26S rRNA, nucleotides 1 to 412; 5.8S rRNA, nucleotides 1 to 156 from Thermochaetoides thermophila DSM 1495: 568 nucleotides with solved positions. Ions in the entry include magnesium and zinc. It comes from the structure "Chaetomium thermophilum pre-60S State 1 - pre-5S rotation (Arx1/Nog2 state) - Composite structure". It holds a match to the Rfam family "Eukaryotic large subunit ribosomal RNA". Rfam links the family to the GO terms ribosome and structural constituent of ribosome. The literature on the family includes a 2001 paper in Science by Yusupov et al., "Crystal structure of the ribosome at 5.5 A resolution". The family has 88 seed sequences and 107,465 matches in Rfam 15.1.

Context: one part of a larger RNA, bound to proteins that are not shown
């Protein structure tokens, strides 16, 4: 100064300090949305199908999951998956058809966190900034951050015993690295022995491949114990130490013992299911309770009984896998097969575009891919060469048939 | 008789069957979990002494560093390698780097190599002009910071 100066709440700005999302992939997974061909004689219930196509969202798995379960038993006891239950209970125009679950055996097993309580003798909690790394600040937050409790209990009592923190660590395992046995002995065929014959050798190695033809011993590898060098983790026999400020378990008990709402439930509508009397989901209307509520597969009232404890949340394994990466295989195919593609194949080519989409492997052991001469403008030809073979010449292994030329024979 | 047509045979053609081959398919099994604003997948354009493609790579461009191995590459050309070595190689591994224009694609646009803005640095006579170089500027959302708005609730 009060017509001022402030505290909050809500709402904004900033290339403010620091972060995060998007697209790809999508085989498998979680949802949404959603056909028709088909099968029903046709065909609006139905079936195909709670499928294809479309849309959104994850991970190495996802999802589910520690009972508002199953049951009705002498009771079992989270989830998932396999076998079985069982083509059963059940559903179904004019019937075509559809179709679970409990128990039982097995694979694998793992359990927990909040909300509802006053720390109230002390927000004991936390993001960020600056740091001398001791802490100090700006804040968040009482319209509630820690500790404590979660129904299996727990809270308060009583009671007397038990429990705990750190640091080494022998050794072992996983991954890349050095290294590993034995004939190129003699004869024949051959262009070449890797073939035939003889004489040996190795073998925890006679898998596979290469090398001029069928190679355990020529070469790479192959088998087995190990053996060099290095890195990062995990498991672990034991051994040093602090001890009770505090936290933790057990036993008993008068008492106390909070427990999730436009939710449950009901009606109705659509859809869905084996649950077209007993299913789930969603929309609209109504809308709870406190031994209450849900379930107990035929509607209702009354009286009982049995089981769990919804409307908040997390969690490995056994399970899936036409995508990706690495690897090993096959009574599979052998270039019109097998992927569309064994080849500069999703290429060339076509289409405005969405899209469509081929054909095409093989000389020879080695190019030794023909020197030189000759004829041709050249392509090439002929000699002459290479080769084991050019009766293998970059039209190239083999080289069928249709069809053609020449030569020989014949018929009309 | 020939020619022609047809039949039979040999050789030569045409064509690519057959046989043998197979760095490829197909199916099964086992193992593994790893894309992206720290800019992915995809696209475009470039890069070799001599390449159009395939392959590899990004103006550090058939590659650089590092580790290992230990003498090539090869079609030609040209060089090697002190071989008793900081070392060939189209080698392997791969922990460090480079990584054009794009693309979810991010200043605004894009049928344009169009048009900007902010802050630095350098050069050209330069306080004014011109040019070059470097770093930035998308959206939604969260935590926090700071600057605010409204008789929305108050205190004074």
């Nucleotide at each position: 100064a009060g017509g001022u100066u402030g505290a909050c709440c809500u709402c904004g700005g900033a290339u403010c300090a620091g972060g995060u999302a998007g697209g790809a992939g999508g085989a498998c997974c979680c949802g949404c949305u959603g056909a028709a061909c088909u099968u029903a004689a046709g065909c609006a219930u139905a079936u195909c199908a709670a499928u294809a196509a479309g849309c959104g969202g994850a991970g190495g798995a996802a999802a589910a999951g520690a009972a508002a379960c199953c049951a009705a038993c002498a009771g079992g006891g989270a989830u998932u998956g396999c076998c079985c239950u069982a083509g059963u209970a059940a559903c179904g125009g004019c019937g075509a058809g559809u179709g679970a679950a409990g128990c039982g055996g097995c694979a694998a097993c793992a359990g927990c966190u909040c909300a509802a309580a006053u720390u109230u003798g002390a927000a004991a909690g936390c993001u960020g900034g600056c740091u001398u790394c001791g802490g100090c600040c700006c804040g968040c937050g009482u319209u509630g951050u820690a500790a404590u409790u979660u129904g299996g209990a727990g809270a308060g009592g009583a009671u007397g015993c038990u429990u705990u923190g750190g640091g080494c660590g022998a050794g072992g395992c996983u991954c890349c690295u050095u290294c590993u046995g034995a004939g190129u002995u003699c004869c024949c065929u051959g262009g070449a022995a890797c073939g035939g014959g003889a004489c040996g050798c190795c073998a925890c190695a006679g898998a596979g491949g290469g090398u001029g033809a069928g190679a355990g011993c020529c070469c790479c590898g192959u088998a087995u114990a190990g053996u060099u060098g290095g890195a990062a983790g995990c498991c672990a026999a034991g051994c040093c130490u602090g001890u009770g400020u505090a936290a933790a378990g057990c036993u008993c008990c008068u008492u106390c013992g909070a427990c999730g709402a436009g939710u449950c439930g009901a009606g109705u509508a659509g859809u869905u299911u084996g649950g077209g009397a007993a299913u789930g989901c969603u929309g609209c209307u109504c809308a709870a309770a406190a031994u209450g509520g849900g379930a107990g597969g035929u509607a209702a009232a009354u009286u009982u009984c049995u089981u769990c404890u919804a409307a908040a949340g997390c969690u490995a394994a056994a399970u899936a896998c036409c995508g990706g990466c690495c690897a090993g295989a096959g009574a599979c195919c052998g270039a019109u097969a097998g992927c569309g593609c064994a080849c500069a194949a999703g290429u060339a080519g076509a289409g405005u575009g969405a899209u469509c989409g081929a054909a095409a492997g093989a000389u020879g052991a080695a190019a030794a891919g023909c020197a030189c001469u000759u004829u041709g403008a050249a392509a090439a030809g002929a000699g002459g060469g290479u080769u084991a073979a050019a009766u293998a010449g970059c039209a190239c292994g083999u080289g069928a048939a249709a069809u053609u030329g020449u030569u020989g024979a014949a018929a009309g | 008789a020939a020619a022609c047509u047809u039949u039979c045979a040999a050789c030569a053609a045409c064509g690519g069957a057959u046989c043998u081959c197979u760095u490829g398919g197909u199916u099964c099994u086992g193992g593994c979990a790893u894309c992206g604003a720290u800019g992915a997948a995809g696209a475009a354009c470039g890069c070799a002494g001599c390449g159009a493609a395939a392959u590899g790579c990004g103006a550090u461009a058939a590659g650089u560093a590092a580790u290992g191995u230990g003498a090539a590459u090869u079609g030609c050309a040209g060089a090697a390698u002190u071989c008793c070595g900081u070392g060939a190689a189209u080698c392997a591994u791969c922990g460090a780097a480079u990584c054009u224009u794009u693309g979810a694609a991010c200043g605004c646009a894009c049928a344009u190599u169009g048009c900007g803005c902010c802050c630095g640095c350098c050069g050209g006579u330069a306080u004014u002009c011109c040019g070059g170089c470097g770093g930035g500027c998308a959206u939604g959302c969260c935590u926090g910071u700071u600057c605010g708005a409204g008789c929305g609730u108050c205190a004074u």
The entry has 54 different proteins, among them Ribosomal protein L18-like protein, Pescadillo homolog and Utp30.
The organism belongs to Thermochaetoides thermophila, within Eukaryota.
Thoms et al. published it in Embo Rep. in 2023: "Structural insights into coordinating 5S RNP rotation with ITS2 pre-RNA processing during ribosome formation".
The entry is indexed under biogenesis, pre-60S, 5S RNP, RIBOSOME.